[PDB]
Context: one part of a larger RNA, bound to proteins that are not shown
RNA sequence: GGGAGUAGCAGCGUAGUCGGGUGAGAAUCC
RNA sequence: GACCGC
RNA sequence: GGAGGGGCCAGGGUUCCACGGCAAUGGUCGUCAGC
RNA sequence: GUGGGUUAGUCGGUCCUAACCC
RNA sequence: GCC
RNA sequence: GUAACUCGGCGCGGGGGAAAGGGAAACGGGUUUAUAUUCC
RNA sequence: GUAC
RNA sequence: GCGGGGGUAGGUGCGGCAACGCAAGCC
RNA sequence: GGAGGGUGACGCCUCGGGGUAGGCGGAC
RNA sequence: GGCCGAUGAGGCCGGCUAAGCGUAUAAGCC
RNA sequence: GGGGAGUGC
RNA sequence: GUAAUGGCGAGAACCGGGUGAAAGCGCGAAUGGCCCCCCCGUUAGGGGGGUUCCGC
RNA sequence: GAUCCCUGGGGCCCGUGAAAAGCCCUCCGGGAAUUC
RNA sequence: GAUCCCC
RNA sequence: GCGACCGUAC
RNA sequence: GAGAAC
RNA sequence: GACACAGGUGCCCCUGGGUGAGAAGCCUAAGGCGUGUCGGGGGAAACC
RNA sequence: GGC
RNA sequence: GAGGGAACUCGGCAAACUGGCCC
RNA sequence: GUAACUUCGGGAGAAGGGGUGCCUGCGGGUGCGUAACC
RNA sequence: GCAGGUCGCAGUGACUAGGGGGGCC
RNA sequence: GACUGUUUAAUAAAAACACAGGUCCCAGCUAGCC
RNA sequence: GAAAGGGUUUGUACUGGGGC
RNA sequence: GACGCCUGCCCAGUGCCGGUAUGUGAAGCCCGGGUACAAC
RNA sequence: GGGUGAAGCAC
RNA sequence: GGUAAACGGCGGGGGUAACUAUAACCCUCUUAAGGUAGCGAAAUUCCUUGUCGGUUAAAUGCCGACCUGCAUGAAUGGCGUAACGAGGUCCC
RNA sequence: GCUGUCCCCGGCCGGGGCC
RNA sequence: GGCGAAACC
Numbered sequence: 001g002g003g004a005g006u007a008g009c010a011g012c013g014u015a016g017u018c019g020g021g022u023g024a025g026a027a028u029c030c
Numbered sequence: 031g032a033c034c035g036c
Numbered sequence: 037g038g039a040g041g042g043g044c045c046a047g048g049g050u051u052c053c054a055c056g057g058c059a060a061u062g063g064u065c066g067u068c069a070g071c
Numbered sequence: 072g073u074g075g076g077u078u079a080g081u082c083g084g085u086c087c088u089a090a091c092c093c
Numbered sequence: 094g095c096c
Numbered sequence: 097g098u099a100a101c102u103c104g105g106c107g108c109g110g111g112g113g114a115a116a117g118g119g120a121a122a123c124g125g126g127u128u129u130a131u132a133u134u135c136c
Numbered sequence: 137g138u139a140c
Numbered sequence: 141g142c143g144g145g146g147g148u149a150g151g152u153g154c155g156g157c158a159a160c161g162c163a164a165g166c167c
Numbered sequence: 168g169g170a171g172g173g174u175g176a177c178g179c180c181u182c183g184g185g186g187u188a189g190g191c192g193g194a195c
Numbered sequence: 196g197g198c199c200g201a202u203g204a205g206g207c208c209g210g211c212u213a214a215g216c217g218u219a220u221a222a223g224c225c
Numbered sequence: 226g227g228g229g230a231g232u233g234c
Numbered sequence: 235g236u237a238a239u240g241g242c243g244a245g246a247a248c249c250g251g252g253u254g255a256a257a258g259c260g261c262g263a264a265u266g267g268c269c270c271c272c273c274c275g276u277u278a279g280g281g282g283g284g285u286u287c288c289g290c
Numbered sequence: 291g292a293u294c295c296c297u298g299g300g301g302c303c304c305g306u307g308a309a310a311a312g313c314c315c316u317c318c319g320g321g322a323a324u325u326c
Numbered sequence: 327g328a329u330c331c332c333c
Numbered sequence: 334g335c336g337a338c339c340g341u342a343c
Numbered sequence: 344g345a346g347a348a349c
Numbered sequence: 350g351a352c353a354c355a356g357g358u359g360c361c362c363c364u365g366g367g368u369g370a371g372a373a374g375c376c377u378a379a380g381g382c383g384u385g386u387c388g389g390g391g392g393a394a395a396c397c
Numbered sequence: 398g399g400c
Numbered sequence: 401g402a403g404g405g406a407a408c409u410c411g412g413c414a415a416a417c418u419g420g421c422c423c
Numbered sequence: 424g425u426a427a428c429u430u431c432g433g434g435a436g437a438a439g440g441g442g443u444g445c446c447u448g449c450g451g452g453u454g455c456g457u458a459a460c461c
Numbered sequence: 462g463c464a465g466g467u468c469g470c471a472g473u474g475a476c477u478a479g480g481g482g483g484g485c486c
Numbered sequence: 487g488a489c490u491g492u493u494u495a496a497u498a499a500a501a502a503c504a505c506a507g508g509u510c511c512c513a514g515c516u517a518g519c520c
Numbered sequence: 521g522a523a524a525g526g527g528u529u530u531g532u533a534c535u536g537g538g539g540c
Numbered sequence: 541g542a543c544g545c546c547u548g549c550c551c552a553g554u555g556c557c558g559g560u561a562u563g564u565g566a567a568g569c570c571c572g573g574g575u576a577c578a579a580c
Numbered sequence: 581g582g583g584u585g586a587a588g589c590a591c
Numbered sequence: 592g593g594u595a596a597a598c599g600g601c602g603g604g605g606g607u608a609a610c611u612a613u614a615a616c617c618c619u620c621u622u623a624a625g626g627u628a629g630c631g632a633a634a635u636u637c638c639u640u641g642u643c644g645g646u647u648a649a650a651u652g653c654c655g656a657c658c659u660g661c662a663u664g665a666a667u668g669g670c671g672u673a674a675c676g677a678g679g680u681c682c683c
Numbered sequence: 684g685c686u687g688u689c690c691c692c693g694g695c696c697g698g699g700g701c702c
Numbered sequence: 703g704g705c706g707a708a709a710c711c
Stems, first nucleotide, its partner, number of pairs: 001711002008705002016033003020030002034383003041363003048343001051342001052075004057071001061069002080140002082340003086118002091112003094108002096105001097103001123137001125136002141335002144333004151326001153162003166321002168318007178302009190290005195210001196208004211266001215261004223253002226249002233242002267285007303307001349357001365377004387703001389702002396699002398696003401692001403690002407688001412685001420443004428433001430542001444467006451461003468472001481683006487675001491503002508540006518528003543671004548601003553598002555594003559591001562590003568584004573580001602621005629663001630660001641657006
Other pairs, nucleotide, nucleotide, family: 003709tHS004708tHH005006cHS005706tWS006707tWH007706tHS008063tWS009063tHS010698cSS012346tWW022026tWH023025tHS023067cWS026067tWS027387tWS027388cHS028064tWW028065tWS036040tWS037039cWS037379tHS038364tHS039041tHS039364tWH044359tWW045344tHS050076tWS050077tWW058069tWH060071cWS062353cWS070347tHS075130tWS076077cWH079082tHS079341tWH080121tWS083115cSS087310cSS088114tWH088309cSS090113tHS097523cSS098100tHS098101tHS104524tSS117308cWS118310tWS122138cWW123213cSS127132tWH138214tWS148163tWS148328tWH149164tSS149165cWS149327tHS151323tSS152324tWH157226cWS159251tWS162164tHS163328tWS165322cWW175311tHS176310tHH182237cWS185256tSS187292tWH188291tHS200204tHS212263tWS212264tWH213263tHH214262tHS220255tWH222254tHS222297tSS225251cWW228247tHS229246tHS230242tWS230243tHH230245tHS231243tWH236238tHS237299tWS238299tWS241246cSS255296cSS264266tHS293372tWH303305tHS305307cSS343348tWS345358tWH346385cSS347384cWH350354tWS369373tHS374476cSS395700tHS401687tWH402691cWW405686tHS405688tHS406412tHS406414cWW406686tWH409411tHS419478cSS424438tHS425437tHS426435tHH427434tHS429432tWS430432cHS430672cHS433673tSS454458tHS469471tHS488674tWS489505tHS493500tWH506541tHS508596tWS513517cSS514532tSS514533tWH515531tWW515532tWW517529cHH521523tHS521524tHS542672tHS546665tWS547666cWH550623cSS551597tWH560561cHS560562cHS560590tHS565587tHS574579tHS575577tHS575578tHS595598cHS596666cSS600624tSS607614tHS610612cWH614615cHS622625tWW626627cHS626664tWS627665tWH628664tHS629669tSS631658tWS632641tHS632659tWW633635tWW636638cHS641656tWW647649tHS650652cHS665668cSS687691cWS
C1' cells in the first nucleotide's frame, strides 16, 4: 500500500436545556 | 444566572 | 449521597498558584486543562 | 511559555526496645 | 570485632 | 571451620532495628493567588 | 490573644 | 526542657484514733 | 551514688452505671 | 431577627465558644 | 473508725 | 444486695469519714465568630442591634 | 443518645495474650549548711 | 535552701 | 535568658 | 491521595 | 498495571432527616458533580 | 438488557 | 402475555411461585 | 399448629392455616409527667 | 393490647422480602 | 464425605485435602529423628 | 552440613520425632 | 479418620527386629615357599 | 599356598 | 526365632448322598490359609437394558429384593448413621 | 406448586444496528 | 458532522 474514511468513540452511573458573556471561530470555556 | 437531574 | 462527600498514608515528584497561549497532547471541538 | 510557592522548643523523624540484622 |  | 573467601557458625564484647508499639510540652481568631497547631 |  | 535572679516552705513545722491533709530542705 | 516498689504494661466474649458529640419538640 | 408563604395557617435559616488554669463526686478500695 | 448478727440479714 | 454472678464471727445489716475518672462549672471570652438593620454607593467606606431558655 | 470517652461486674483458655527508655515514691550510705 | 510563688 | 538538624506545596 | 495526579 | 485502563493499592479513618430492627432498599438535607466525556437525526427497518 |  | 402446564431438554438451564411481622 | 428420624442438643422458620391499610377513641408497661419508647 | 367506622382487585399495596416435601450414593 | 474449614492465581471447589478421635513405631538426654 | 557447629531445645515419656 | 456395633485366618514370600553354634567372608597380622632385597 | 578372620549373607 | 492397625494373600479339586435339581451341615490332599461378621448388578457386575416387585399409558432411569460376587470385606478398615452440603442422583 | 422450557410464538421499553 | 485504526492480504 488494499483492508478503509471502514471498526471503535453504547452495555458497569443513558444529561442536559434556555437566556447573557468572551472570543476570528463555541454542543464542549464562564 | 435559572430550571431539570446523578 | 455508609460515598462519586470529608480527612490523610505509602507511591508520584512540581502534577501546586497567577498570568499569557493553542503547533502538538486530550477518543470529537476548544478561547479550556493534570498540556 | 513566563514568574512565584513549602517559615516549628510543642506536629513527625531524632530517644527506648520487640521480631531480627551487622 | 574476637573465636 | 574451610585450599580460600565477599563463604558457614556456637559463645563473649559492641552497635543497629517501628514516620500506625512505648515515648516532655499549644490552643483559638486572622493572613497569602498559592504556607499554616509553623506566619501576625 | 492566651498557655505549656 | 535547661540555666539564672529574688522571696518562702523546710534543714530546726503541724492537724487527724484512723484511712490521710499538708509548700513539707540541697547535691 | 545505690537498692526496692509503682506506672510505663497489654488477650477474647459479654453486661451495668456516669458523661460528651450529634439529633428531636416547645417558647422568644 | 431574616427569607418563603396570602404581609393567611405553616415552613426554613442563625441564636456559637478551644488549649491552659481553679474546683467534686460516681464505681472500686480503704 | 464505731457496730456487734443466723426460725437469718 | 445485684442486670446477673453474690457477701457475712476469717466481722453482716447500720452510722459517720478518706482516696479516688470521664465530665460540668468559673476565668479564658466578646471588642472574637455568626445573623440582621441603617447612612453612604461614580468610587472607596462608616455605624447600630441580637447573639436567651425549657423538655426529651 | 452513640460504634465516642470514664469506671466497674462476670465468663473462657491443653490458647495466658511483649520488652526497654522514661516518670513518681520510699529507703540506704556519702558531701557541705548557722550573722548559714 | 526547694517538687512552693514571681521574673 | 536559651531551645539546634531534617520533612512541611499538591 | 484516585472512574484522569500511585 | 505500556494508557485521562470499569482491575489492584485505600473501605485506611467518619456519616444529618423520613420509612424501617438496621451502617439494608428508596426519597431527601449538607458537600460534590453534569468529565464513569464525541455530538445530531429517527414509528429510520431486519437483527443483537 | 427489561416488562 | 389468552388456553394447556415440563408435552422442551442429557438434565426444570433460565424464569416463575413463596417471601416481612403476630397468632 | 408442627411429622419420620435422632448423637435428646436437633430436625424447626418442618409441613400447614388465619390476620396485616386509614380514621375516632379507650386501656396497660417503665416513667414526676397527657415528656420518650413499646 | 382493646372497641367501633370506613375505602380498594390488591393494606409487609412502592422498596426490603425463604418456595416446599419424600427416597438413594 | 461426619461437621466448620482448604485446593489446581488463568477450563476441574469435588466424593479430593485437612480436622478432633483410634492405633502402631523410635528414643532415659552425650538419647531418637534431621 | 564440607567441617565447625546446629534444629527439635528457655524441651525431658501426660514429652520430642516418625506412619496409617 | 466424628459418633454407634465390630475388625476373622495366615510368618511360606518381601521387609523389619533379636540370636548367630556352624559355613563363607576384605584389608591387616602370622607361618612356609620365592626373591642376595621385593614383586609373586 | 595356608592360619587368624569383623560387618554382611547362609542358618 | 519373633513380628501382619508391616507390604501384601485368604483357590482348587476327590466328593458329596439323601427328595429331581438343592447339597446345607460334613471328611481328605496340592502350598502358610482358604474370605469369618457384614455388605452385594454396587462410584466395584463382563454377559447386562441380569431376574422379580413398585414408580409411568409406555422406564437402557430410580427405589426394594435375589445371589450367579468376570473382579466385595474388616484400620490401603466393614457395616450403620442424626445434623451439615453452590457435591452426584430419582420422585411428588 | 410455579411458570413463554415448550405447543407457538406475539407486543412494548431503553442501548446498538441505520443516516 | 468529527477523531480515526488493526487481524489479514
Annotation
Solved structure of RNA (23S rRNA, nucleotides 1405 to 2142) from Pyrococcus furiosus, 711 nucleotides shown. The 2025 paper behind the entry is "Pan-modification profiling facilitates a cross-evolutionary dissection of the thermoregulated ribosomal epitranscriptome". The organism belongs to Pyrococcus, within Archaea. Rfam match: Archaeal large subunit ribosomal RNA. The literature on the family includes a 2001 paper in Science by Yusupov et al., "Crystal structure of the ribosome at 5.5 A resolution". Rfam 15.1 lists 2,955 matches to the family in 1,139 species. The family is grouped with related families in Rfam's "LSU clan". Rfam links the family to the GO terms ribosome and structural constituent of ribosome. Method: electron microscopy, resolution 2.67 A. The entry became public in 2025. The reconstruction used 91,960 particles. Among the 60 different proteins in the entry, which are not shown, are Small ribosomal subunit protein uS13, Small ribosomal subunit protein uS14 and Large ribosomal subunit protein eL33.